Shown are 29 nucleotides from a PDB entry: RNA (IRON RESPONSIVE ELEMENT RNA HAIRPIN). The entry is indexed under RIBONUCLEIC ACID, RNA, HAIRPIN, TRANSLATIONAL REGULATION. Released in 1998, the model rests on solution-state NMR data. The work is reported in "Structure and dynamics of the iron responsive element RNA: implications for binding of the RNA by iron regulatory binding proteins" (Addess et al., J.Mol.Biol., 1997). The PDB entry is titled "IRON RESPONSIVE ELEMENT RNA HAIRPIN, NMR, 15 STRUCTURES". NMR data were recorded at pH 6.5 and 298 K.
[PDB]
RNA sequence: GGAGUGCUUCAACAGUGCUUGGACGCUCC
Numbered sequence: 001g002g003a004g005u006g007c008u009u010c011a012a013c014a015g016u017g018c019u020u021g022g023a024c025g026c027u028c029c
Base pairs, nucleotide, nucleotide: 001029002028003027004026006024009022010021011020012019013017
């Protein structure tokens, strides 16, 4: 310094997707 895991909530974009992450969890380097 970062990762995973992902529903809400905020934003990134899009009229809200199921694309994403944070938060917030859950767990590690």